[PDB]
Context: bound to proteins that are not shown
Molecule: TAS1a reverse strand; TAS1a forward strand (5'-phosphorylation)
Organism: Arabidopsis thaliana
Formats: sequence, C1' cells, structure tokens
RNA sequence: AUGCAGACUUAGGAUGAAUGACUCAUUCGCUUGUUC
RNA sequence: AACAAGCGAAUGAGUCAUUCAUCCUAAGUCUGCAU
Repeated sequence: AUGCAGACUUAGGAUGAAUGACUCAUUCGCUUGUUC
Repeated sequence: AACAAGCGAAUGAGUCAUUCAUCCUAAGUCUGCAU
C1' cells in the first nucleotide's frame, strides 16, 4: 500500500417508535358576547 | 348544522425537541488480522 472485519462517525435516500410540547383539521362539553 | 370567541376534551395529522430504531447507498477515521 491492498484486501477483509468490527466499532464509531459523517453524507444521501426511504422510514418507524416511546415521551414531551406546539400547530392544524375534525368533533364534542362548557362559558361569554352575538342571534333569539 | 345560527355566528364569533375563549376554555376543556377526544381523534387523526404535521412539525419541533428528546433518545432510540429500521432498510438501501457512498465515504472517513480508529482498532484488529493477513497476504
């Protein structure tokens, strides 16, 4: 130097889960104002 | 389906954070072995 192997890390694509918080949609209970 | 809003909930998302994963591809470093 080359090959292989493993750890780790990065880059690229596709992703998934627990937890936690937003946000959205939909829906319900209430409250106030409005309509009545 | 009177209307607007606030508050509470439920459900489905999305997104963030956390801390973990999967699969494919490239690469770097470290460690090991050997030719």